[PDB]
Context: bound to proteins that are not shown
RNA sequence: UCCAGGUCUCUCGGAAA
RNA sequence: UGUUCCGAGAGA
Repeated sequence: UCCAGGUCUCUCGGAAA
Repeated sequence: UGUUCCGAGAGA
C1' cells in the first nucleotide's frame, strides 16, 4: 500500500450466451 | 421467458 467482516432468503442490476 | 457467473440492497 491493497485484502480482511458470518449464515440464509428474496429482489434488482451487470455480464455471457 | 428459461438457466450460468459476478455485483448490490434489504430482511431475519

The PDB entry is titled "Poliovirus polymerase elongation complex (r4_form)". Solved structure of RNA, 29 nucleotides shown. Crystallisation conditions: 0.16 M MgCl2, 0.08 M Tris-HCl, 24% (w/v) PEG 4000, 20% (v/v) glycerol and directly frozen for data collection, VAPOR DIFFUSION, SITTING DROP, temperature 289K. Released in 2013, the model rests on X-ray diffraction data to a resolution of 2.75 A. The 2013 paper behind the entry is "Structures of coxsackievirus, rhinovirus, and poliovirus polymerase elongation complexes solved by engineering RNA mediated crystal contacts".